[PDB]
Context: one part of a larger RNA, bound to proteins that are not shown
Molecule: Eukaryotic large subunit ribosomal RNA, nucleotides 428 to 1476
Organism: Schizosaccharomyces pombe
RNA sequence: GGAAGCAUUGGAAAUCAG
RNA sequence: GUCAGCAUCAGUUUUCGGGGGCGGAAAAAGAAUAAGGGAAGGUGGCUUUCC
RNA sequence: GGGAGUGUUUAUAGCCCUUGUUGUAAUACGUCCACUGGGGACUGAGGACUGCGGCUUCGUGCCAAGGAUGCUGACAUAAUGGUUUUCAAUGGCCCGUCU
RNA sequence: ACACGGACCAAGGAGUCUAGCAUCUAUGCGAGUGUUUGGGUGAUGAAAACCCAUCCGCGAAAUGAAAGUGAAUGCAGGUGGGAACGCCCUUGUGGCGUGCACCAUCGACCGACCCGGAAGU
RNA sequence: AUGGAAGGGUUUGAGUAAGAGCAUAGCUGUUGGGACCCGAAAGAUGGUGA
RNA sequence: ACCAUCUAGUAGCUGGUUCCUGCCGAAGUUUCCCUCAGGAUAGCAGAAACUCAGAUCAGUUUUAUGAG
RNA sequence: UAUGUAA
RNA sequence: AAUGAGAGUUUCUAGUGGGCCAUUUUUGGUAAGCAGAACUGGCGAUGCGGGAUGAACCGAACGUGAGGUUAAGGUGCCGGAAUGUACGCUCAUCAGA
RNA sequence: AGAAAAGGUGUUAGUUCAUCUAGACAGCAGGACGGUGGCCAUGGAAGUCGGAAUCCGCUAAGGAGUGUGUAACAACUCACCUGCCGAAUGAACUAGCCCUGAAAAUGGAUGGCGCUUAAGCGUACUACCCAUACCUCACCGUCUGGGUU
RNA sequence: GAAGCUCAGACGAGUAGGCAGGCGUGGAGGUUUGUGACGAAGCCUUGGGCGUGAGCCUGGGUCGAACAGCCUCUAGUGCAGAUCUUGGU
Numbered sequence: 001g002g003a004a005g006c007a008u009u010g011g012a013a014a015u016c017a018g
Numbered sequence: 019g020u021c022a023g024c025a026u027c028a029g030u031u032u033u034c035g036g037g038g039g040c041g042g043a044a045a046a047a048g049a050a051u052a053a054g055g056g057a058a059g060g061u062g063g064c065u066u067u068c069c
Numbered sequence: 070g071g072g073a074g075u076g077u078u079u080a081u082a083g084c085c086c087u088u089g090u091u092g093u094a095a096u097a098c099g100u101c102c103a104c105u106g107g108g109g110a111c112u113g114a115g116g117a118c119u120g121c122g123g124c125u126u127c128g129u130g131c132c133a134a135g136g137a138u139g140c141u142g143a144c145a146u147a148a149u150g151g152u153u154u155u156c157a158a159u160g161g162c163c164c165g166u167c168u
Numbered sequence: 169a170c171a172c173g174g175a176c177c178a179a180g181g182a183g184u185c186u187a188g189c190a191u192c193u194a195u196g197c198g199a200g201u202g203u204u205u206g207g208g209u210g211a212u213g214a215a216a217a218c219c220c221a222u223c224c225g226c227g228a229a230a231u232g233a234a235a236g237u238g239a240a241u242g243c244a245g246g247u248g249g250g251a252a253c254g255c256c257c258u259u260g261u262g263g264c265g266u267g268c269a270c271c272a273u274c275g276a277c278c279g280a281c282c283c284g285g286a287a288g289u
Numbered sequence: 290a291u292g293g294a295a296g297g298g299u300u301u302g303a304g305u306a307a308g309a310g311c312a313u314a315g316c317u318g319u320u321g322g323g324a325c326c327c328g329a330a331a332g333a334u335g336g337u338g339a
Numbered sequence: 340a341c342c343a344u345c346u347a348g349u350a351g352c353u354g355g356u357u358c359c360u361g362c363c364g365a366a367g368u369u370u371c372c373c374u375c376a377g378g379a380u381a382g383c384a385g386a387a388a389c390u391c392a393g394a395u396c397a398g399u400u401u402u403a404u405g406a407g
Numbered sequence: 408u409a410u411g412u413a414a
Numbered sequence: 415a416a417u418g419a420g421a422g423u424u425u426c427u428a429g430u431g432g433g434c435c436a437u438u439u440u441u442g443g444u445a446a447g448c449a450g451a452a453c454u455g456g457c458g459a460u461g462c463g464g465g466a467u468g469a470a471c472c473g474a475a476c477g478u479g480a481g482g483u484u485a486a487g488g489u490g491c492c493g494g495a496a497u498g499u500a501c502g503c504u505c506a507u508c509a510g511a
Numbered sequence: 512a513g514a515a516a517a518g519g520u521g522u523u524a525g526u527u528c529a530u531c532u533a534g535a536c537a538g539c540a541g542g543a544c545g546g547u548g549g550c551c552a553u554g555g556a557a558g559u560c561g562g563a564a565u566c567c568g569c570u571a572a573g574g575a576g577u578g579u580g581u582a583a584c585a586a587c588u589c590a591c592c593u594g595c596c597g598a599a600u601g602a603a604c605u606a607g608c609c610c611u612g613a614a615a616a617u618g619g620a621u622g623g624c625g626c627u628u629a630a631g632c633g634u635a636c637u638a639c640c641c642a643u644a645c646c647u648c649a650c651c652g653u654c655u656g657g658g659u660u
Numbered sequence: 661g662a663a664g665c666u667c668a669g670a671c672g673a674g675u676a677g678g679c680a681g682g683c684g685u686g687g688a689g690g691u692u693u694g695u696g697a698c699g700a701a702g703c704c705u706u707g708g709g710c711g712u713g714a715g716c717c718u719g720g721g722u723c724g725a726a727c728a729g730c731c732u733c734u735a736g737u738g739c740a741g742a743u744c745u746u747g748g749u
C1' cells in the first nucleotide's frame, strides 16, 4: 500500500482547566 | 492543590502453609517378629549337557 | 570360569497363603476445627450522639462492635483532570418505508 | 433478502378549527340550574367590566300503541348482611350495636296485561 | 247508557320507596364538515380556437 | 383541442407525518357472530369502586376415593 | 401409570 | 395434604386476531421424497457469550461502573487459555478433525 | 442421513470351532501302487475331448483321479501317507480405524496456516480461559414499605 | 419549598399500545427597582462548564438595537426523508 466515516482504551503533539 | 509510599482496619475476594480432632475391614498396605501351608516366572544347589 | 538346561521345595537367593504378635502401628482418603501462619488485588459508601456485643472496671472506659483512619514524602511555570488531531489494538453492513 | 426513496445545503413543510355525542376530572350552585336573543350602565378610552329581565332549555314522574291513567306499606319498610363510629367488658380483641353508601334479597307502591264489576253521574 | 272501586294474579318498567341534576372549562374517544399532509383517469357549466 | 370555474372530488391505496427521558406493556389464536371486511369476545395490558386476612387461589405435586 | 372428585 | 402467593372482582377501553421453525403423536401413502390433522414450545418485541460466518443450534433474558467467579465452547498459531497428564486406535499417491 | 449393499494378501482386538514332542503349520527328500488302457464313447481318449457308476489286494497312502500336458502315450504337481524338522498353527465370524464403494467442466478451503507416538479418533484426570450470566459494593431511576408538628 | 425531610427492600429488554415528568419556539396578562450603544439580538469558535437526555450557561471574535428569567394564557410551536416545495451549490 485496493476506501472512509463511527465507537471503547490509551500514547504522542497542541491546548486548557483548577 | 496534584500524586505517590507504608501502616493498622473494615467489606469482598484469590492463593499457598501449619496443627489438631473424627470416620472406614476402627482404611487397606507395610515393617519387625513367632507358627503352619503352598509352590513358583525353580535360587542355592541338582545332575546332565555343552563354550 | 561360563552358557544351557534338568527335575526339585530354602539350602550358599528368595516368593506366595493363613494366623499370632509388635499394635490398639503408621499412612491414605473422606470429613470437621466458633484452631492457626503468611502473600496479592478491588472497594472506603456513610458523616456528632445512641444500638448490638466483647473486653473492661466497676464511675470509667478500651475495642477489629451500626461503612478509613494514622504516619510521611515529592511536585506548584508539574502532576492529574479535560478537549482537539492522529495512531495502535478491538469491535462496527446505509438510512427510512413496506414485505 | 430485496424492492422503493436519498447528489449537497438553507428556509418552508403534515392530527388543524368547529358542531354533535360519550366518559372522566375540576370549578359554581343545588331541586334546582343556565341570562350575554334582549334591556340598563360603562366616554374616558367602551367590541370589556358590571347590573336587570327566566320567555325558555334540561332536571324534579313514570307507564301505555294511544286514548288515558299516572308511583313511601310498614320509624317512606323489613330480610340478612353490610361504613365508620359509638358501644363496652371500661382495655382492645371480641362483641354490643348502629346501620351510611349500599348490598343482595324481599314485603310492597304506580302504569300496562288478565279476572271481576262497591259505587257514583 | 256511562262509569269505576274493593279484591285476585307472581306477566310487565334499567319504575316510586324520603329526588340529583344544571351550567362552565380541560383531557381522551367517536361521528360530520376539505378534516393529518401529497398524489388517478375522469364529469359538469361557461368560454377560446380550428 | 384548449381555457377558467365547480374541486381542496371520488383515494376501499402509494409516500411522508417534526423534541427528550422514565414507567407499564400484549396479540396473533381465542368468544361467537355474521352480506362483507370485519368486528367481536376473550386473552393480554390496563383504569376506577368494594369485599375476606382467607383454604382465597395455582400452566405443581401428593394422599384417599370410585370407574377400567 | 394415567381418570375425575375430595383432601 | 404438600408447596408458593394476599387472594376477588362487577364496571370501560386501547392494540392484536398473522405466520415460520422444531418435537411428540399420525392415517393415506412410494423408487424416493409427500400429504393430513392435534399438541407443544421458540420466534415475532431480543440485545449478549459460543458454534470461522448465519432468522431458529448451544448457553444466557440487558440500568452506569469496579472486582470476583462461571455457563456454553475452548487452551499449537492466528486467539484470551496446558506444544498438559494417562491409556489406546489410526498411515490414507490427495487421511481426518 | 445419499449412493451404503458389498470388496480389501491393510491393522488391532475379541467370539466359535480345529490339529499339536503319538512331532502341530510350513518347508523339504520319497512313496503317491498294482487288477486297469474298468464300461459305452473314436482317427487318435490310457484318470485329466467326452456319458453313468467309479469297485476292489497291500495298507502308512495312492481319488476308475486335482490340474498342467501329450494325437495317443509318457511325465510333472496335488489329495493321501512316510523319512528329516522341531511348537505352535489353521478355519469361519463380530467389532474399532483406514482404503474402495463414480463426479465432472476458471483457482479454494476441517475458517486459515498447518498438524501424523497429532494440533486426528476415543476415554479418564487435573489446571486454566470468559458472557450483559451468577456473587459483593458504589451510583441512577422506578416501585413498595415504615417514620415524620 | 408537608408539593418537604428520612430510613429500608426489591426491581431495570421492549413492537402496537397505555401513563407520567420535562427541554425548545412565536405572541398575551403579571412580576423581577430585570439586561443593553461602556454594545441588545444574531453569527463564528482547536475556549470553558452543566444535564442520562431534550437542551442550557459562559470566554474570545464579528456585530449594531433591542432582549430575557419567573408564574400563567395561547398556538400557523420542534423535521433527514414525502421521485416533497422554493432558492443556492
Base pairs, nucleotide, nucleotide: 006160007159008158009157010156011155012154013153014152015151016150017149019144020143021142022141023140024139025138026137027113028112029111030110031109032108033107034106035105036104037102038101039100040099041098049091051089052088053087054086055085056084066073067072068071069070122132123131124130163174164173165172166171175749176748177747178746179745180744185322186321187320188319189318190317192315193314194313195312196311197310200226201225202224206220207219208218230237231236245274247272248271249270253265254264255263256262276305277304278302279301280300281298282297283296288291325355326354328352332345333344334343335342336341337340358682359681360680361679362678363677372378383429384427385426386425389422395419396418397417399416400415401414402413403412404411405410433457434456435455436454438452439451442448462473463472464471477650478649479648480647481646482645483644487640488639489638490624491623492622496637498636499635500634501633502632510626518610519609521608522607523606524605525604526603527602528601529600530599538595539594540593541592542591544568546566550562578587579586651672652671653670654669655668656667657666658665659664683738685735686734687733688732689731690730691729692728694727695726702722703721704720705719707718708717709716710715